[PDB]
Context: bound to proteins that are not shown
RNA sequence: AUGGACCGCCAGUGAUAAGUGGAAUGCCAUGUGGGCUGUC
RNA sequence: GAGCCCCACGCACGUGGGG
DNA sequence: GCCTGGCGACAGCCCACATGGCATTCCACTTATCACTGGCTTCGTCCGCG
DNA sequence: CGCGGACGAAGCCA
DNA sequence: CCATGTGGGCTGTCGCCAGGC
Numbered sequence: 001a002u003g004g005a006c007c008g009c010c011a012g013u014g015a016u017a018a019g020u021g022g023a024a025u026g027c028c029a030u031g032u033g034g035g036c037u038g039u040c
Numbered sequence: 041g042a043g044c045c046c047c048a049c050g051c052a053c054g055u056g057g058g059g
Numbered sequence: 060g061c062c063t064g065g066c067g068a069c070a071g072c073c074c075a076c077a078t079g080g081c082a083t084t085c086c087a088c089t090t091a092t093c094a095c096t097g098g099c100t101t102c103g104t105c106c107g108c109g
Numbered sequence: 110c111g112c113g114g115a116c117g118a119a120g121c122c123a
Numbered sequence: 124c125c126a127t128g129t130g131g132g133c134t135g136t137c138g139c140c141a142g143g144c
Base pairs, nucleotide, nucleotide: 009098012095016091017090018089019088021086022085023084025082027080029078030077031076033074034073035072036071037070039068045058046057047056048055049054060144061143062142063141064140065139066138100119102117103116104115105114106113107112108111109110
Other pairs, nucleotide, nucleotide, family: 010097cWS013094cWW015092cWW024083cWW028079cWW040067cWW044059cWW050053tWS099120cWS101118cWW
C1' cells in the first nucleotide's frame, strides 16, 4: 500500500434428415536451316 | 617445345626409373 | 607476402504469317425446436435432527 | 425436548 | 430518407596458379 487491499460467472447440451449439373461440338489451311572448314 | 623433386645412366647432346 | 595478370585456335548474317469463329434453355425446398439460478433487508416461525 | 436450519413476511414501479 | 481511405527491413563470394615486386 491507490473508492483501494482479499476477490472464479458457473454447473448442462447431435444441427439434424433428403439430393445427376445435365444434353451438343475437326483448330483448321500454308513452309530448305540454309550456305563455309587437315586436329596436326 | 619450363614442368617442382629424388635416384640410376650418360658421348653433359641428352635416357630412363620413381613420386 | 601480396597482388595482379594470364591460361593455341573455337565464325559470320539473314530471317520470324496472315484470318476467322467464341452457344443456348432450365431449375433454387421444407419443419421443428429456442432453459434455469442468484447475487435485498431482519426477524420469526417451523420443521428437522440430535 | 431442545437446537438448528430453512422459509416466510413485505416494500415493491414503464 | 443518405456516411467512408491504407500499407515497407533483411543478406553473402571466389578460378587457380605463377610470377614479380
Molecule: crRNA
Organism: Thermobifida fusca YX